[PDB]
Context: one part of a larger RNA, bound to proteins that are not shown
RNA sequence: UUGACCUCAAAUCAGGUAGGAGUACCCGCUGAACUUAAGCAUAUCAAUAAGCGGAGGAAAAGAAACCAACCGGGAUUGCCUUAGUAACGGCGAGUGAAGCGGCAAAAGCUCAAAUUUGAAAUCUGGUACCUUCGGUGCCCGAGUUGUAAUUUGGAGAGGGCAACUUUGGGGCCGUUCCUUGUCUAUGUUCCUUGGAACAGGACGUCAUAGAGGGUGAGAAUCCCGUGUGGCGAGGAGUGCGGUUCUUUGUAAAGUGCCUUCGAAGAGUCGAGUUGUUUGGGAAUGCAGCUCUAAGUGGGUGGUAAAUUCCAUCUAAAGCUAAAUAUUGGCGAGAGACCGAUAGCGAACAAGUACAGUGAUGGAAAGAUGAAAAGAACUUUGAAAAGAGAGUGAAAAAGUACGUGAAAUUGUUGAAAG
RNA sequence: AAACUUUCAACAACGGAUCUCUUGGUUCUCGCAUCGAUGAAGAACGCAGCGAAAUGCGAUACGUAAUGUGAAUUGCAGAAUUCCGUGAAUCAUCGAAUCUUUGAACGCACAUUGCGCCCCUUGGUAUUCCAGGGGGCAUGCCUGUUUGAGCGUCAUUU
Numbered sequence: 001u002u003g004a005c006c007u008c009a010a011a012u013c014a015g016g017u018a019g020g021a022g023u024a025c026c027c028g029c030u031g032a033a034c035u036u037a038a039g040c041a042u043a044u045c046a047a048u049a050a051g052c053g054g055a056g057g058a059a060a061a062g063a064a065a066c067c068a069a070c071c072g073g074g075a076u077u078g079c080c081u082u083a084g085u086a087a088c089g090g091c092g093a094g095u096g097a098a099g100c101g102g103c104a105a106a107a108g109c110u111c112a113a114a115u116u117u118g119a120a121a122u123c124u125g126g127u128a129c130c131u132u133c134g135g136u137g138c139c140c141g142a143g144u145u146g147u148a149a150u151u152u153g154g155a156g157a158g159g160g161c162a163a164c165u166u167u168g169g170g171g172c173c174g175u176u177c178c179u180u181g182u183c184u185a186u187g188u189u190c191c192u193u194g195g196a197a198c199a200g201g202a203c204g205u206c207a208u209a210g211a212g213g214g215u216g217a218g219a220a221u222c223c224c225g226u227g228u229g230g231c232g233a234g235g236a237g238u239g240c241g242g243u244u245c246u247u248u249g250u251a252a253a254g255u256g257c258c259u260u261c262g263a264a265g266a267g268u269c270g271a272g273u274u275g276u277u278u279g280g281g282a283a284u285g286c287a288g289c290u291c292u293a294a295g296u297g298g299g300u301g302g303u304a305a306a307u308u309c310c311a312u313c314u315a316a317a318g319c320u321a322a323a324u325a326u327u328g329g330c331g332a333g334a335g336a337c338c339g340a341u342a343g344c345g346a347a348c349a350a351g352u353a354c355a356g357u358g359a360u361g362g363a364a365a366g367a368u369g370a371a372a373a374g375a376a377c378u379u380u381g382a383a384a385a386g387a388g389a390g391u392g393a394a395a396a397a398g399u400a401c402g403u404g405a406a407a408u409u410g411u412u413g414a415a416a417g
Numbered sequence: 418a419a420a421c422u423u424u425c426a427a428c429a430a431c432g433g434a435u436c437u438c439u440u441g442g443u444u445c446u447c448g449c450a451u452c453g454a455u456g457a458a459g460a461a462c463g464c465a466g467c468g469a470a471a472u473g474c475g476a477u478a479c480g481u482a483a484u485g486u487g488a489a490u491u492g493c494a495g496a497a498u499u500c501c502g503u504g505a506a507u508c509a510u511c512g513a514a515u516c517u518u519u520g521a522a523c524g525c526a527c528a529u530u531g532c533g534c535c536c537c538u539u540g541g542u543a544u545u546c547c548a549g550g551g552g553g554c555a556u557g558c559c560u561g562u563u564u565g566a567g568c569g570u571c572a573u574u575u
Stems, first nucleotide, its partner, number of pairs: 002572002005569001006567006013561006020452001025056001026054004036043001040090001066073002077104004087095002108319003111265001121147001122142002125139006156261006163255004168245002172241001176236008187203001188219001189202004204221002206210001212224003270291007297314005329449007337442002354361002366438002374401001377388004402436001408430008417421001459519003462475003466493002481513001483510003486506001524532002533554009
Other pairs, nucleotide, nucleotide, family: 004570tWS019454tHH019555cWW020457tWS023025tHS024057cWW024326cSS025325cSS026059tSS030050tWW031049tHS032048tWH033046tHH034045tHS035044cWW037092cSS042092tWW043093tWS047277tHS056058cSS057325tWS057450cHS058324tWH061076cSS062075cSS063107tWS063108tHS063320tWH064074tHS065269cWS065298tSS066312tHS068070cWS068311tWS069301tWS075322tWW076323tWW081100cWS082099tWS083098tHH084085cHS084096tHS085097tWH086096tHS089092tHS089093tHS097279tHS104323cSS105322cSS106321cWS107320tWS107321tWS112152tWH112264cWS113151tWW116146tHS117146tWW120143tWS120146tHS122147cSS124140cWW155262tHS167251cWH170243cWW171242tWW172242cWS173240cWW174239cWW175237cWW184228cWW185206cSS185209tWS185225cWH193197tWH194196tHS194217tWS195216tSS196216tSS197198cSS197199tHS209210cSS209226cWS211225tHS215219tWH217218cSS219222tHS237238cHS238239cWS265316tHS266294tHH267268cHS268293tWH268316cSS269292tHS277284cWW278280tHS282303cHS294297cSS294315cWW303304cHS328450cWW338342cSS339439tHS340347tWS340366tHS340439tWH342347tWH343441tSS343442tSS345350tSS346350tSS349470cSS350364tHH351352cHS351362tWS352363tWH353362tHS356358tHS368372tWH368397cSS369371tHS369373tHS369394cWS370393tHH371392cWS372395tWW373391cSS373397tWW374398tSS374399tWH375389cWS375398tWS376389tHS381383tHS381384tHS390398tWW391395tWH392394tHS392397tHS403435cWW404433tSS404434tHS405433tHS406432tHS407431tHS416422cWH453521tWS454523cWH456521tHS456522tWS456523tWW457522tHH458520tWS463478tSS468470cHH472479cWW475476cWS480514cWW482511cWS487504tSS487505tHS488499tWS488500tWS488504tHS489505tSS526529tHS543546tWS
């Protein structure tokens, strides 16, 4: 020369992922003042509003370094309660939990610390083929600076002897959940008013249907529906039938006794101090800085400290449904709610028109008639329009449209001055 | 005495109260869990035989495909062997597509419809210029791949 290893790069390298929106509820950070204290600074408002970051259908919390002091309870959450109490507080104004008890709902667990060492037994990826939420083989890589199995304190491990008892997967069909379709009674009988019968009267019918709506006025019976059952379609996924895979296992789990063991989380606990916070008061939590442990050790036991006990848990690592929340979204059912100056700002082409450079600000506006049947035609007018005619139940309904108040106004009539 | 002012009534005005109505609001309860780089929310512009808006949609533009229904739409115009039918409709449903210009917005930029680069392909005599069509080029980070750097570092060797 070459081949590693470590670390660090590049590539429009192969495959992915984050961003932004919404934000009612949820987890945090940051963080006021108005206010109250009859002034005011601590305090209060408030660990709130505003500001920032991050989630989900819930979130968070969660299987005790818990509560207790009992004859002891036994993860978390939420409700009733504890209790406006213990406590905090210019001990003023005010503030203010927790344990037990009754309920709702209940569910338990996983790593690190251990030699597989008679065999890295583990995994991503590429590729090929398949029964494609994946499988199998092949290869490259990751990985011993430790991937699998085995154990998690309730334990449990190694060894020794005893023995017995229980197991897995997979289609169809089933139920079950969701989405959706369709079918399933009984008068439009006579009389009166009316433009219209759906009104009133008579006679009926159905009713597990007399909810609601529509139809030219109050309609169980005219229509849609309602009630009651029936029959279908597409799709979810756990108890069900049943069908197979039938060394489908010396494979896994559990159980007794003996012996030896039993690893259990560090700039962490804890302490001092500063700030903040709390009902937490010689200091409730949190955070910065300094100091900084142990292993019958460590935390707690709501007055600081030394000595002696006792009780109770086991931190500094981790997952978990339900009961709880929900001024947003979607889908529903409702009301002693409002009824167009009300009720959302918005019943209407409403966050529209419009204003402002901009952040932003932001209205008003519903009703002819059952049906336009929205006035053909004549006549006066340059025309709008008027007068007729006509439509309509009504034009004392003519889109300047239901009714049509008052203020204000014209005309006519009366009267007074 | 008139006019005038004032009061009252009738009719007519002005104005839109009252009454009655209500496809809206408000509040309560129940059930559910579903935005986005596979490009959202939002924005601009456009799209109909006749539309300014609302609503809908995206050059496939008040829509295409599919499925169901079973004869409409309607203000006019138009069409209506398709109407005993794979079939009307501004219908319902919705699983396939289209989805301009944007926007977290991603080649760079953006008070510009501004300016590049890479691949394929077509035309102009064309690897080089111009143009058309199609497809690409953002950042952080992860796993892997490949190509590298460093007396950081281990063995190796005329």
Entry title: Hypopseudouridylated yeast 80S bound with Taura syndrome virus (TSV) internal ribosome entry site (IRES) refined against a composite map. The RNA (25S rRNA, nucleotides 3 to 419; 5.8 S rRNA, nucleotides 1 to 158) from Saccharomyces cerevisiae has 575 modelled nucleotides. Zhao et al. published it in Sci Adv in 2023: "Regulation of translation by ribosomal RNA pseudouridylation". It was solved by electron microscopy to 2.2 angstroms. The entry also models magnesium and zinc ions. The entry has 75 different proteins, among them 60S ribosomal protein L6-A, RPS29A isoform 1 and 40S ribosomal protein S8-A. It holds a match to the Rfam family "Eukaryotic large subunit ribosomal RNA". Rfam 15.1 lists 107,465 matches to the family in 2,616 species.